[PDB]
Context: bound to proteins that are not shown
RNA sequence: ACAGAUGUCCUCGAGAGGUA
DNA sequence: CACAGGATCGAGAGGTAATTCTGCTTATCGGTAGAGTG
DNA sequence: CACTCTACCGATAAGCAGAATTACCTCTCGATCCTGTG
Numbered sequence: 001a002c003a004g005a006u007g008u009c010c011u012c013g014a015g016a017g018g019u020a
Numbered sequence: 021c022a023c024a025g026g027a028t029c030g031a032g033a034g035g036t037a038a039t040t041c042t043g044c045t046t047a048t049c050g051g052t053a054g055a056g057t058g
Numbered sequence: 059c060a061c062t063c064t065a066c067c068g069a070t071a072a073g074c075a076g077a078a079t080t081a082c083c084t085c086t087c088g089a090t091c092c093t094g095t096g
Stems, first nucleotide, its partner, number of pairs: 011089002014086007021096007039078020
Other pairs, nucleotide, nucleotide, family: 042076cWS
C1' cells in the first nucleotide's frame, strides 16, 4: 500500500380447556 | 459505595389410596432315597 | 428296618417392571438466592 456489518425459523418441559 | 457461585429436604415423619396381569427373582416349606448298625 | 442329617425337585408367596386409541385447536405460567466479600 490496505481496512468499519449482516442470514430466514426460534422457545422448551409442562398444565388447563375443548373438537371429531 | 457497593457484587458472587454452589446447590431442594431433613432427622423426622408422612405427607401418604384409586391398576392388574402377567413373567422374573428370591425366599420359604414339603417332600424322598442313602453313609453303616443292633 | 428305621436310626440323622445329606443332596434333589415340586409347590407356595412376596418384591419388582410395563403399560395403557389417533388426529387437531386455544391459552398460560416459568427458566433461581444469600452467606460471604473489599